Source information:
An RNA structure with a sequence from Pyrococcus furiosus DSM 3638, together with DNA, in which 52 nucleotides are resolved.
Context: bound to proteins that are not shown
DNA sequence: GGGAAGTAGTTACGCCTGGTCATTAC
DNA sequence: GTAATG
DNA sequence: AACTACTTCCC
C1' cells in the first nucleotide's frame, strides 16, 4: 500500500 | 423470420479492531 | 546468489 | 447468484 475476518449507527 | 441462447452489465454510506504479504534452485 | 515466472 | 436488457443466431 492492498488484501481478510469481525464489529458499531 | 421472430423463436431460442448465449453474453454483458450491475447489486447503500461511513467509522473502529486486529492479522499477513512482499519467489526460490543451485 | 541471483536469474528466473508459474 | 440473481436480475435485467442486447447481440447473435437459426432450421
Nucleotide at each position: 500500500g492492498a488484501c481478510c475476518a469481525g464489529g458499531c449507527g
Source information: The entry has 13 different proteins, among them DNA-directed RNA polymerase subunit Rpo6, DNA-directed RNA polymerase subunit Rpo12 and Transcription elongation factor Spt4. It was solved by cryo-EM to 3.45 angstroms. It comes from the structure "Cryo-EM structure of Pyrococcus furiosus transcription elongation complex bound to Spt4/5". The reconstruction used 52,527 particles.